The depositors describe the entry as "Structure and assembly model for the Trypanosoma cruzi 60S ribosomal subunit". This is an experimental structure of RNA (RNA LARGE SUBUNIT BETA, nucleotides 6 to 706; RNA LARGE SUBUNIT ALPHA, nucleotides 1668 to 1964) from Trypanosoma cruzi, with 525 nucleotides shown. Primary citation: Liu et al., Proc.Natl.Acad.Sci.USA (2016), "Structure and assembly model for the Trypanosoma cruzi 60S ribosomal subunit". The source organism's lineage runs through Eukaryota, Discoba, Euglenozoa, Kinetoplastea and Schizotrypanum. The sample was in a buffer at pH 7.2. Among the 38 different proteins in the entry, which are not shown, are Ribosomal protein L13, 60S ribosomal protein L18a and 60S ribosomal protein L22. It holds a match to the Rfam family "Eukaryotic large subunit ribosomal RNA". Rfam links the family to the GO terms ribosome and structural constituent of ribosome. Keywords: Trypanosoma cruzi, ribosomal subunit, assmebly, multiply fragmented rRNAs, 2.5 angstrom cryo-EM structure, RIBOSOME.
Context: one part of a larger RNA, bound to proteins that are not shown
RNA sequence: ACUGCAGACCGUACUCAUCACCGCAUCAGGUCCCCAAGCAUACAAUGCUCUGGUACAUAGAGAAAGGUACACUCAGGGAAGUCGGCAAAAUAGAUGCGUAAGUUCGCAAGAAGCAUUGGCUCUGAGGGCAA
RNA sequence: CAACUCAGAACUGCUUACGGCGGGGAAUCCAACUGUAUAAUUAAAACAUAGGUUUGUGAUGCAUCCAAGUGGUGUAUGUCGCAAACUGAUUUCUGCCCAGUGCUCU
RNA sequence: GUGAAGAGGUUCACCGGCGCGGGUAAACGGCAAGGUAGCCAAAUGCCUCGUCUUCCAAUUAGAGACGCGCAUGAAUGGAUUAAUGAGAUUCCCUCUGUCCCGAGUUACUAUCUAGCGAAACG
RNA sequence: UGGCGUAGCAAAGAUCUAACGGAACGUUGGAUACUGGAGCGGGGAAGGAUUUCGUGCCAACGGCACUCGUACACGAGUUGUUCGGAUACUGAGCACAACGUUACACCGUUUUUAGGAAA
RNA sequence: AGGGGCAACAGAGAACCUGGGAUUAUAUUCCAAAAAGAAAUUGCAUG
Numbered sequence: 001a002c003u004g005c006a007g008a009c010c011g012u013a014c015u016c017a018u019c020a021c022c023g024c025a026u027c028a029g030g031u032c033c034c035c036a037a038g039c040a041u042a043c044a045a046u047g048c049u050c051u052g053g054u055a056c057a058u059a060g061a062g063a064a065a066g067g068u069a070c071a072c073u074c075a076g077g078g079a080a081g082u083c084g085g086c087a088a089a090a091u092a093g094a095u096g097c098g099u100a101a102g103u104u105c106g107c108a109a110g111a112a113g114c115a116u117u118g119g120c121u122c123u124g125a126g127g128g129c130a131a
Numbered sequence: 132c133a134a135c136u137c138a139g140a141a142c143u144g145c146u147u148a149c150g151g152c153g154g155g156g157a158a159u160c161c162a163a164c165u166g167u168a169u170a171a172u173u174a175a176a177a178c179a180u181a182g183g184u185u186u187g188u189g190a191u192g193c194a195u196c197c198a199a200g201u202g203g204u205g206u207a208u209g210u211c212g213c214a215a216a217c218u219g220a221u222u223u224c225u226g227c228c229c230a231g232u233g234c235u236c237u
Numbered sequence: 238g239u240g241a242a243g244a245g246g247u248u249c250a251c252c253g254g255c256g257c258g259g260g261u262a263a264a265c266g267g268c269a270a271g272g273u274a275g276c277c278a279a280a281u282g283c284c285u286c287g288u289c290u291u292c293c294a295a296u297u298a299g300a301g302a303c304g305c306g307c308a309u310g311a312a313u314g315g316a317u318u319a320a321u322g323a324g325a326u327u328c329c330c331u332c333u334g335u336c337c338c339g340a341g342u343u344a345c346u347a348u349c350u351a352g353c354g355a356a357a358c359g
Numbered sequence: 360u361g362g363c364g365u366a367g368c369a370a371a372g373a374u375c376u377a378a379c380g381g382a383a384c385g386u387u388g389g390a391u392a393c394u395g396g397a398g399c400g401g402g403g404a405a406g407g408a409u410u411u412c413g414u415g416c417c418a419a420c421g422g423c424a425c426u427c428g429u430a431c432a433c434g435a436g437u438u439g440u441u442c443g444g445a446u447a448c449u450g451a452g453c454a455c456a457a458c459g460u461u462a463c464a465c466c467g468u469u470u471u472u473a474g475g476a477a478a
Numbered sequence: 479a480g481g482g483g484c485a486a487c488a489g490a491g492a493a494c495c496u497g498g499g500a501u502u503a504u505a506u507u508c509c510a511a512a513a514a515g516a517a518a519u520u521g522c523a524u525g
C1' cells in the first nucleotide's frame, strides 16, 4: 500500500405568501436569500413569447343619471379658467449640426435651436488562421 | 473561415402610423451642494454639511457616567488629540460697546 | 479652632470665601457704546396697494431703483454667489377641455338579477 | 332590533366547449387567454408546525357556490459517516468564578492584592 | 505567565457523487451483492 470492522447525536414533511409568516382575516399592506429563457431594445425599461405555472379573485342581464379610471377624442380660441397652468397636454429615441448669459472655469448644457430618420435592392469600410 | 457595427447609394413609401422616452426659457427669495428629517396632515427655507471661530484641556487632565468601588465613557486616545459651543461651502466682510449679566483672573 | 465670663448650660471675643480690581462680545447681548461696511417696503417696512421706473389693454403681483428702515445689519453673522432644489415667487414660449362650453366614446361602478350580506345611526 | 335583503361583495384584464362525475362545482380532452425568468415559476431563512400525502368528506368554515379546499375525519409520511447543526473557530458581545461595592447582588470589573498548571 | 464558558444554521470550518423503473407523500438521506453504482473520509486493527 492493503484489508477488516465501525462510523454516534439532532434537523430533514410542507410553507415561505394578493389563502400557510406579521398585520384580530385566506387583509390589495409588510417580509432576507438563490436560479432566471426568446424576440424587439441601449435595456432586468417596455411590450410580447417557449418552459414552469395559471384560469383563483362571486356571477348574470343589459348599458339611466352621477361617479371611479393605472380611458380616450374634441370645431374655433388658447390660461380668458384658477389663489395658483392645479390637472391635462406638451417635450421625447438616435445621428449630425448648434448651443447664452453667468461661472468657483468644473460647469451652465440634453442649454436653447434647427435637421435627418421607414422600406428596399447595393456598395464601402472595419478582422482571424493558415498556404 | 468569422463577426456586426458605421458609412454611403440609388429606388421606393408614409395615413408621420407600437412600446418606451427631457417640455423650454428669463428672473427674484431661501438654502451653497449630496444628504437628513415630524412612521400616520408640515420634506422646508428646518437639521446635517464642509468651511469658519471660540472654549476647556498635558493624564494630578478635560468633559463625563455610577448608589457604590483599586467601577465606568471620550481614552485602543495624548494637543494634527479629546471634550464643549456657535456659525454654516467658496468669494468678500465681520464695525463700535466689558456699563449689565455671564466667564475668567487677583 | 483659640481665649475670656459663668457653678455650669452658656455668653461675649478672637481667628476662621467674597468685595473691589482687571480681562473678555466668532460670551449673552447693545448699538458702556450710539448702527460702521453693507443690504431693503427683502421671508425683516406698521404707515402701505409707499414713490418712481419696468412688465399688461389693465397688475394690491413681479423685477429694478429709492430709503423719514414702526422694527435691516454684520459667525444673535452682513453682503454676494456659479452649481444644486419634488423649496417660494414672477413672467415667457410651447401646449393644451383650465376655460369659453360643453359634447361624444370606453371599461368598471351605479342600475336590475342569482347568491351573500354588514355598519353608522336610531 | 329598525335601518335591510339594504350598503355593498366593482383593484390585478377570462373564460368557452364537450364528455364524465355528482343528489346537483370538480376531472379530462379541446379551445382561449394570462403570468412573462425582479413570474399567480423552482428552492431556502425567519415565521408557521401537520398546513404535507392519500382516502373520505363537505355539518360548520373557504364573505357567491362547490361534487372542490390550507376546512373536516381517518390513515399515512420526513431515512444521512459525507447536507446543515452540534462534536470542534473566533467576532461585535455576554457573563460564571473570584474579587470588590451595596442595608441587600437581582451591581460592576471581566480576570482575581492574585498560590486559577493535576499529567 | 495571564481562571471557566458562551456568543455566527449568511463570517471561519466543513470526507459524496451521480443514475434510478425510488414514494400517495422523503431523498446529495432511500437502492443490496453485479449493493445502479462510483468515491472520499474518521477511528481502531490487519497483513
Stems, first nucleotide, its partner, number of pairs: 003523005009444003014407002021030002032403004037049004052394004058351004066346004071342004076337002080335001085332001093117003097113001102107001104220001118143002121140006127132001154330007161322002166178002182218007193205002196202001222316003226268003231265002233261004238251005275309001276306001287303005352368002358361002374390007411435005420428002440518002448489001452484002455481001457468003495515002497509002
Other pairs, nucleotide, nucleotide, family: 001525cWH002524cWW012439tWH013408tHS013410cWH014020tWS016404tHS016405tWS017031tWH017405tWW018370tWW020406cSS023027tWS026421cWS026428cHS032488tWS036396tSS041045tHS043045cHS045150cWS048395tHS049395tHS050396tWH051395tHS051398tWW065347tHS074334tWH075338cWW078333tHS078335tHS079085tHS079086cWH079087cWW079333tWH081335cSS082084tHS089332cSS091153tHS092152cWS096114cWW098112tHS099111tHS100109tHH101108tHS102319cSS103106tWS104106cHS104318cHS110153tSS120141cWW161176cSS163320tWS164180tHS169174tWH174323cHS180219tHS181219tHS183263tWS183312tWS189209tSS189210tWS190208tWW190209tWS192206tWW195203cWS197199tHS197200tWS198464cWW199460cSS199466tWS205213cSS218312cSS220318tWS221317cWW224311tWS225312cWH228269cSS229264tWH237257cWW243245tHS243246tHS262265cHS267270tWS272273cHS272310tWS273311tWH274310tHS274315tWS275315tSS278284tWH278285cWH282284tWS292298tWW293295tHS311314cSS334338cWS345369cSS354364tHS354366tHS355365tWH356363tHH357362tHS364365cHS373391tWS381383tHS381426cWS393399tHS409436tWS409437tWW416430cWW419430cWS435503tWS439506cWS440493tWS449486tWH451485tHS454482cWS460464tWH470475tWH486489tHS493518cSS494506tSS494516cWW500505tHS501503tHS